[PDB]
Source information
Shown are 527 nucleotides from a PDB entry: RNA (23S rRNA, nucleotides 13 to 562) from Pyrococcus furiosus. Among the 60 different proteins in the entry, which are not shown, are Small ribosomal subunit protein eS1, Small ribosomal subunit protein uS11 and Large ribosomal subunit protein eL24. The reconstruction used 37,459 particles. The PDB entry is titled "Structure of P. furiosus 70S ribosome grown at 102deg". The entry also models zinc ions. Garcia-Campos et al. published it in Cell in 2025: "Pan-modification profiling facilitates a cross-evolutionary dissection of the thermoregulated ribosomal epitranscriptome". Keywords: RNA modification, cryo-EM, ribosome. The structure was determined by electron microscopy at 2.84 angstrom resolution and released in 2025. Rfam match: Archaeal large subunit ribosomal RNA. On this family, see Yusupov et al., Science 2001: "Crystal structure of the ribosome at 5.5 A resolution". Clan: LSU clan.
Context: one part of a larger RNA, bound to proteins that are not shown
């Protein structure tokens, strides 16, 4: 250095 | 959205 | 990449015929 | 087609289950 | 009797014939 | 199977119910 | 099996 | 099943 | 070789038996 | 001694024979001497 | 209901009317 | 072929 | 809901009852 | 259905 | 006879309630009768004991 | 039942 | 001779 | 070449069948 | 295989 | 088709007699 | 004649 | 097709789109058989 | 046998 | 030209429905040549990694392999 999500 |  | 079988290509199958054959 | 028809049953293959083909001579016998 | 060397069906096996 | 098969025209056997 | 000497609830008697 | 040939297997 | 519905014929049991 | 019976896709031959629709309803009529038998 | 490889008509008691044609079937 | 939707049928309508 | 007519395919005509004669016949 |  | 094609002979079943010849058609035809002319010639058809071609399986 | 497997 | 896994293709040369 | 109708054969083949 | 061509017992004719 | 053995058919004038399809046509 | 069917068949279709 | 009637029959009968009666015309039922041109396609 | 299926 | 042509390109009027009259499907392709993976590590096995064939895995679940759907990396929010 985002989880989900488009 | 692309591979 | 996986699921799926379009789409292209292929063709020992089909469909239609004047003419010819051959029909218990 | 009665000198027994079409249509059907059921058999037959070494390994055979469907098709197909034959009939106790049975995926074949003889000239 | 025609055909000439292979053959034992769709059917690419194993053994035999 | 070379004593000629397999195939392929023709003629004969066999040919369950 | 037209079924055919004689029968078909089993193409077998 | 019922008549005929068949020694009988069968017809 | 023996089925029903007939044709052509025979015997004859005159039953439609039989061939 | 000789005969029929039963099978065949479509074609024949002889008889029995509708209704849906059409009439913009519906009876003569038409469907039709067709399906079918 | 009945048949064949085809059935099925088929040879004029017919058609035509100035003329005449001349079995039947498509 | 064609004669021809013509002669004729038909509530002379539809056909 | 036709037929004659005209144009064409293909064409092909025989046989019985009677009349008469009578077994000369057919399987 | 037999003979020639 | 030729094994056919025709000829011919016996037996059986049918046939006089008609087998078989005849005959088949329009201003008619055909029978039957009478005359005339004919086969001495012309066709058409049937069988192959026999011979020749020619199409005609698999094919080559 | 003719003609290249250069 | 060349491309190709393989000439029925390319370019020559023949029948 | 009276044969260049058509398949087949490891691409499209008149002369490979 | 094609263009062209041959050969064929029964049968038929 | 060729040789061969067989069946069968083949003509006009005259009559004054006879026939010429029945429950049919109609 | 008549009566049902069929016909274009109509007083004249089988 | 049913159902009543129903002839001549060779010195005869039948048709010509209503019936009849005359002319003309055409023909000869009430018995039977006939190939090829024509329909179809379980198959090649 | 053959095909603007 | 395999959802197309005959219902059946194929073990189709077959399989399967219905007591019966009767109704009736889906399903074609590997490669020129099976050359159709020999050894070797794992796992109970099914397979999974190497390595080999092969112009190319086209590896049989096999010509070409679209869309719709699902994992996962990547750019942006």
């Nucleotide at each position: 250095c985002u989880a989900a999500g488009c | 959205g692309c591979c | 990449g996986g699921u799926g079988g379009a789409u292209g290509g292929c063709u020992c199958g089909g469909c239609u015929c004047g003419g010819g054959g051959c029909g218990c | 087609g009665a000198c027994g028809a079409a249509g059907g049953g059921c058999g037959u293959g070494g390994c055979a289950a469907g098709c197909u083909g034959c009939g106790a001579u049975a995926a074949g016998c003889c000239c | 009797g025609g055909c000439g060397a292979g053959g034992c069906g769709c059917a690419g096996g194993c053994a035999g014939c | 199977g070379u004593c000629g098969a397999a195939c392929c025209g023709g003629g004969g056997a066999u040919u369950c119910c | 099996g037209a079924a055919u000497g004689g029968g078909a609830c089993c193409u077998c008697c | 099943g019922c008549g005929g040939c068949u020694u009988a297997u069968g017809c | 070789g023996c089925a029903c519905u007939c044709c052509g014929g025979g015997g004859u049991u005159u039953a439609u038996c039989c061939c | 001694g000789g005969a029929g019976g039963g099978g065949g896709a479509a074609c024949g031959c002889g008889g029995g024979g509708a209704a849906u629709u059409g009439a913009a309803a519906c009876a003569u009529c038409u469907u039709a001497g067709u399906a079918c038998c | 209901g009945c048949a064949g490889g085809a059935a099925a008509a088929g040879a004029a008691a017919g058609c035509a009317a100035a003329a005449g044609c001349g079995a039947u079937g498509c | 072929g064609u004669g021809a939707g013509u002669a004729g049928g038909g509530g002379c309508g539809a056909c | 809901g036709a037929a004659a007519a005209c144009g064409g395919c293909a064409g092909a005509g025989g046989g019985c009852a009677a009349a008469c004669u009578g077994a000369a016949c057919c399987c | 259905g037999g003979g020639c | 006879g030729a094994c056919g094609a025709g000829g011919u002979u016996c037996g059986g079943g049918g046939g006089a309630u008609g087998u078989g010849g005849g005959g088949u058609u329009g201003u008619a035809g055909g029978g039957c009768c009478c005359c005339c002319g004919u086969a001495u010639g012309a066709g058409a058809c049937c069988c192959u004991c026999g011979c020749g071609g020619g199409u005609g399986a698999a094919g080559c | 039942g003719a003609a290249g497997u250069c | 001779g060349c491309u190709g896994g393989a000439a029925c293709g390319c370019g020559g040369c023949g029948c | 070449g009276g044969a260049g109708a058509g398949g087949g054969u490891g691409a499209u083949a008149g002369c490979c069948c | 295989g094609u263009a062209g061509g041959c050969g064929u017992a029964a049968g038929c004719c | 088709g060729c040789a061969g053995g067989g069946u069968c058919u083949c003509g006009g004038g005259g009559g004054a007699c006879c026939c010429u399809g029945a429950g049919u046509a109609c | 004649g008549u009566c049902g069917g069929u016909u274009g068949g109509a007083u004249a279709u089988c | 097709g049913g159902c009543g009637g129903g002839a001549a029959g060779c010195u005869g009968g039948g048709a010509g789109g209503c019936a009849u009666c005359g002319g003309c015309u055409c023909c000869c039922a009430a018995c039977c058989c006939u190939a090829a041109a024509u329909a179809c396609g379980u198959c090649c | 046998g053959a095909g603007a299926c | 030209g395999a959802u197309a042509g005959c219902g059946a390109a194929c073990u189709a009027g077959u399989a399967c429905c219905g007591u019966g009259a009767g109704g009736g499907a889906a399903a074609g392709c590997u490669g020129a040549a099976a050359a159709g993976c020999a050894c070797c590590c794992c796992g109970g096995g099914a397979g999974g990694g190497g390595g080999g064939u092969g112009a190319a895995a086209a590896g049989a679940g096999c010509c070409u392999g679209a869309a719709a759907c699902c994992g996962g990396g990547c750019g942006g929010c």